[PDB]
Context: bound to proteins that are not shown
RNA sequence: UACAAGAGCCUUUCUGU
RNA sequence: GAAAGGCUCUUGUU
Repeated sequence: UACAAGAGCCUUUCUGU
Repeated sequence: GAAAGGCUCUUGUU
């Protein structure tokens, strides 16, 4: 890498286990 | 909780 916006995987990891 | 970062996807749009 046209741009905006919204969600999820996924990644370290504070961990929580 | 957060650095927001990637990965995409969606809606798309004069």
An RNA structure from Homo sapiens, in which 31 nucleotides are resolved. The entry also models magnesium ions. Protein in the same entry: Protein argonaute-2. The PDB entry is titled "Cryo-EM Structure of hAGO2D669A-siRNA-target (14-nt, sesqui-lobed)". The sample was in a buffer at pH 8. Method: cryo-EM, resolution 2.7 angstroms. The entry became public in 2025.